[PDB]
Context: bound to proteins that are not shown
RNA sequence: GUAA
RNA sequence: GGCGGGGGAGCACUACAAGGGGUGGAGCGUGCGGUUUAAUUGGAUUCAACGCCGGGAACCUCAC
RNA sequence: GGGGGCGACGGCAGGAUGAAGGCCAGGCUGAAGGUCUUGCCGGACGCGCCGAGAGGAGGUGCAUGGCCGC
RNA sequence: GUCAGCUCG
RNA sequence: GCGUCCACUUAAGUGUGGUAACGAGCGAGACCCGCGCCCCCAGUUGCCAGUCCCUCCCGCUCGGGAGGGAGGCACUCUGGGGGGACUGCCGGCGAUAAGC
RNA sequence: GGAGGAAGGGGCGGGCGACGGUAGGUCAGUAUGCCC
RNA sequence: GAAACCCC
RNA sequence: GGGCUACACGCGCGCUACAAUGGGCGGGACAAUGGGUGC
RNA sequence: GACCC
RNA sequence: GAAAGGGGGAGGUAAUCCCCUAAACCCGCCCUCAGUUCGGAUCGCGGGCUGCAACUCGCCCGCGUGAAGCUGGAAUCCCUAGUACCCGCGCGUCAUCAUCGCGCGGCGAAUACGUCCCUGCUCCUU
RNA sequence: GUCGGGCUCAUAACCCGA
Numbered sequence: 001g002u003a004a
Numbered sequence: 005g006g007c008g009g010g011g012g013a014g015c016a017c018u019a020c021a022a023g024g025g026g027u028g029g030a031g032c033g034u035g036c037g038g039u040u041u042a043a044u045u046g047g048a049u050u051c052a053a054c055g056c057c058g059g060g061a062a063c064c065u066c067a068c
Numbered sequence: 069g070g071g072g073g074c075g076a077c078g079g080c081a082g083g084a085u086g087a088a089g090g091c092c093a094g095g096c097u098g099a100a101g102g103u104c105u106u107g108c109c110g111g112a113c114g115c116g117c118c119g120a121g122a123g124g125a126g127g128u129g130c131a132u133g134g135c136c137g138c
Numbered sequence: 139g140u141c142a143g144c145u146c147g
Numbered sequence: 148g149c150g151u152c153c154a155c156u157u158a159a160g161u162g163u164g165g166u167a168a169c170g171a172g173c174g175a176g177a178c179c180c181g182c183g184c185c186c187c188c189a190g191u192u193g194c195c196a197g198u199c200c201c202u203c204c205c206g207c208u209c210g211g212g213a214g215g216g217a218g219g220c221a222c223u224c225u226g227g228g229g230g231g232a233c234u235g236c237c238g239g240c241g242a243u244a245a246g247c
Numbered sequence: 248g249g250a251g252g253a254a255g256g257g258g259c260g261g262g263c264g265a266c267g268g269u270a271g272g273u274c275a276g277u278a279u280g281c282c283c
Numbered sequence: 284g285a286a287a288c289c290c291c
Numbered sequence: 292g293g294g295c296u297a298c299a300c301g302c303g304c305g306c307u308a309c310a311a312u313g314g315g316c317g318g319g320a321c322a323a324u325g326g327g328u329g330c
Numbered sequence: 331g332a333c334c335c
Numbered sequence: 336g337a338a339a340g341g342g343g344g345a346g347g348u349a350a351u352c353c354c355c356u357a358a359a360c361c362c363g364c365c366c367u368c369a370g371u372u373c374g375g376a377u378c379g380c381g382g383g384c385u386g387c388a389a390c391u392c393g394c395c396c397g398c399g400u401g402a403a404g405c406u407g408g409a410a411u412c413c414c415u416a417g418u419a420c421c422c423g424c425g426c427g428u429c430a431u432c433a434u435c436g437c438g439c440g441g442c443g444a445a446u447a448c449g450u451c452c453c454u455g456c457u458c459c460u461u
Numbered sequence: 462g463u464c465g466g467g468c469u470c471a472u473a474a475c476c477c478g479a
Stems, first nucleotide, its partner, number of pairs: 008461001010460006023414005030307008038298002046057002068293001070291004077119004082113001089109003093105004124283001126282003134273003137269002143173005152165004178262005184230007193220002199216007233255001236249002239247002309407001313366007325354003333343001373404001378399007421441007463479005
Other pairs, nucleotide, nucleotide, family: 003280tWS016451tWH016454cWW017022cWW019450cWW019451cWW019453cWS020452cWS021415cWH022446cSS023445cSS028409tHS030403cSS033055tHS040044tWW043293tSS045059tWH045275tWW048053cSS061065cWS062386tWS062392tWS062430tWH066294cWW066295cWW067294cWW071100tWS074286tWH075115tHS075120tWS081114tHS082087cSS083112tWS086111tSS086112tHS087113tHS088110tHS092106cWS093101cHH097099tHS122284tHS129133cWH131274tWH132278cWW133277cWW139264tSS139266cWH140142cHS141265tWH142174tWS143265tWS146151tHH147150tHS156161cWW157159tHS162245cSS163244cSS190191cHS190220tHS191350cWH193223cWS195196cHS195218cWW208210cWS224350cWS231253tWS231254tWS232252cWS234236cHS235250cWW235256cWH241245tHS251255tWH252254tHS274279tWS310313cSS310371tWH320359tWH321358tWH322440cSS323424tWS323439cSS330347cWW331345tHS332344tHS334342cWW335341cWW336339tHS338396cSS339382tSS346352cSS347349cSS357423cSS358422cSS359441tWS367368cHS370371cHS374403tHS375401tSS376401tHS377400cWW385389tWH386388tHS389393tHS408477cSS415446tWW416445tHH417418cHS417443tWS418444tWH419443tHS428433tWH433435tHS450452cHS451453cHS
C1' cells in the first nucleotide's frame, strides 16, 4: 500500500 | 502448540486387502481455460473450481 | 450499436398580457407530437441557474451483518 | 468434522 | 499445570477400578420422522369372501365362467391410540466389576 | 457363542453440526458503512 | 447524479 | 436490433456404441412415488 | 382432459 | 389424418373424475460373425406445435444419405445387502424445449467380517 | 533432442504415446  | 523418512494405542470402501462395474482410446450433450470479436458481461482454480451461482439465457432475465 | 425520459425540497432568471405541460395531418426517423412545419388546448408555477436529493446487478467479501462449505 | 473435543466452581 | 493422567473397555472425554483431587456445563447419548410384526375403535369416495335376486357364454350343462343391484365390514387399505426387545434367559472369557 | 422370536445386541434408514479456525465463498437474494 | 439512474 | 449459442486447440462430468450375454418383425406379462381450475 | 369422429 | 397433429367435448376445487394397460422379461419367424439386417453421427426435400416474434437461435414427424468406431498405453473412480450393476417412471425449471437436479419403484448378485502395507485423521510420550 | 498426456499442493527428476 485509497476509511492515517 | 505444530511437524518428524521417532515410539506406542485406535480408526475410515472419498484407504488398502478379497471382489463387482467402469473412466482413460471413437462420435456427440454440456461446463471450463485459450484464441476471435463492436461485445463475445461477471464470480469460483487441489481435495473443498468446471450439468456449480437451483445458470435448460429467442424478447424480458441482463449486468455486455 | 442507437433513441428517448427523471432533480421531494429551499432560494434565483421569468410568470394569469399568460409558467409547467397535451394533439388531428405531415417531415427527420428503425418507429415515434421525441423534435420540427402547422395552430389550438390547459391554468399556476418555475433545472435556463445554484445547493441538496431520489436511484445505482457501480468499487471494496481484506471495513461489516446474515447465511453457507471444510 | 457427526470428529471427540472445548471449558467452569 | 492438575482434574482431562494410568490399566482395561467403548462408535464416543462412553464406562469401571487406581489416582491433589472433588464437583459441574456444552458437544456424544437421551431426543424427533419413517420401516418391518400383533391388538382395539372406525367403514366413504376405499374393499368383494360367504349368502340372494337378474342377464349372457362354453363340451348342452349335472359342472365352469363374466357382468349389474340388493345387502356386509369378513380380508386388503386408510389413521388415531396401545403392545413388543431389556444383554432379559442358558453356556464360556474378562476380576467376581466395566464389558465382549 | 446359542435358544425362543416378526425382529438382536445404537433393531434398520434419515433430521439435529459444541468453543473456535479457515482474512475460505457470497455487497450479482434481501439489509448495511466509506469512496465514486 | 443529466449521468454509471429509468425505459424501448 | 445484436451478444452470452463465435472455433487451429488442451481439460472435467456424461449419453450412444464398437454386436449373438445381439438387430428386426408379430404376439403375451406385472408397479410405485407424485401432480391437476391460467390446469 | 376420459369418450366419439 | 400415414405420422406429428387437428375439430367437438362429459367428469373433476380430489381415497369420488383424469395424467396412467411402463421398460428390462417370455413365445414364434428372418439374419450367421460380416464395417454387416452392427453403429446412427452428418446433410437434402416436404408436413406440423407454442409464441407479439423461430434467419442468427426452439421442439416434433415421413422418405432419402450412411462418418469415426472391431474392447481401449501410462494412469485412475464408486460401492459391504434389498446394497452395487441393468431397466423404465414422477416432480422441479416450463408459453414451447431434459443426455440435468431431486425422488420412485422393477429385476437382483460376488467378496471380506481383517490389517496398518500405501493415502489420511484422533489421543499419550520423546 | 521435439510437441502432447500422466504422477505431485506446484517445478525438477520419473512413466506412456505420437
Solved structure of RNA (16S ribosomal RNA; initiator Met-tRNA fMet from E. coli (A1U72 variant)), 479 nucleotides shown. The entry is indexed under Translation initiation, cryo-EM, ribosome, tRNA, evolution, archaea, rRNA modifications. It was solved by cryo-electron microscopy to 3.1 angstrom. The entry has 13 different proteins, among them 30S ribosomal protein S10, 30S ribosomal protein S19e and 30S ribosomal protein S7. The sample was in a buffer at pH 6.7. Entry title: IC2 head of cryo-EM structure of a full archaeal ribosomal translation initiation complex devoid of aIF1 in P. abyssi. An Rfam search finds the family "Archaeal small subunit ribosomal RNA" in it. Gene Ontology terms of the family: ribosome and structural constituent of ribosome.